Notes:
This is an experimental structure of RNA (A site of human mitochondrial ribosome, chain three; A site of human mitochondrial ribosome, chain two), with 45 nucleotides shown. The work is reported in "The bacterial and mitochondrial ribosomal A-site molecular switches possess different conformational substates" (Kondo and Westhof, Nucleic Acids Res., 2008). It was solved by X-ray diffraction to 1.9 angstroms. Crystallisation conditions: Sodium cacodylate, KCl, spermine tetrachloride, tobramycin, 2-methyl-2,4-pentanediol, pH 7.0, VAPOR DIFFUSION, HANGING DROP, temperature 293K. The entry also models potassium ions. It comes from the structure "Crystal Structure of the Homo sapiens Mitochondrial Ribosomal Decoding Site (A1555G mutant, Br-derivative)".
C1' cells in the first nucleotide's frame, strides 16, 4: 500500500433553545 | 410544537484528498 489508531477542515445530527429574532 | 434565522461554545457521527502515531 493495506491496517489500525490520531489531528487539521469541512459536513450531518444534537445541546444551548418551550430561548432569540424574523415570516 | 404552523415555517425558517441563530457569531462564539458543547455533544454525537461521517469525513475525497492530506497529518501525526504505531
Nucleotide at each position: 500500500u493495506u491496517g489500525c489508531g490520531u489531528c487539521a477542515c469541512c459536513u450531518c445530527g444534537a445541546g444551548c433553545a418551550a430561548g432569540u429574532c424574523g415570516c